[PDB]
RNA sequence: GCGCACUGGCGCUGCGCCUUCGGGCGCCAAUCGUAGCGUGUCGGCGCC
Ligand code: J8O
Numbered sequence: 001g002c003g004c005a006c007u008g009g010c011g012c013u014g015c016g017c018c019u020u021c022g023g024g025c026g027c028c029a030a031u032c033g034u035a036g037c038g039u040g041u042c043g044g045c046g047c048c
Base pairs, nucleotide, nucleotide: 001047002046003045004044006043009039010038011037012036014027015026016025017024018023
Other pairs, nucleotide, nucleotide, family: 005006cHS005007tHS005008tWS005040tWS007040cWS007041cWW008032tWS013035tWW019022tWS020022cHS031034tWH033038tHS034036tHS040041cHS041042cHS041043cHS
C1' cells in the first nucleotide's frame, strides 16, 4: 500500500423514549455495519 470486516469507530441526517436535560436507550428481516446514507481504521490478523 492492499485485503479481511475481528475491531463496530467516525462523519452526516431523521424518528420515539429516558433525561442528574452533561447523553443514555430504541428504530423488522436481507445486505460488512448502520434507523438510514457515507467512510475500510487508534488497532488485530493476512498479502507484497
Ligand atoms: C470502518 C472504516 C472503522 C469500525 C469500522 C472500529 C464500510 C466501508 C469503512 C467501513 C463500505 C463497504 C467503503 C468501517 C470502521 C473503525 C471501526 N468503509 N465500513 N465501505 N473506515 N472500531 O466497504
An RNA structure (Pepper (49-MER)), in which 48 nucleotides are resolved.
The depositors describe the entry as "Crystal structure of the Pepper aptamer in complex with HBC497".
Method: X-ray diffraction, resolution 2.31 angstrom. The entry became public in 2021.
The work is reported in "Structure-based investigation of fluorogenic Pepper aptamer" (Huang et al., Nat.Chem.Biol., 2021).
Crystals were grown from: 0.1 M ammonium chloride, 0.005 M magnesium chloride, 0.025 M HEPES, pH 7.0, 1.25 M 1,6-hexanediol, 40% MPD.
Ions in the entry include magnesium.
Keywords: Fluorescent RNA, Aptamer, HBC497, RNA.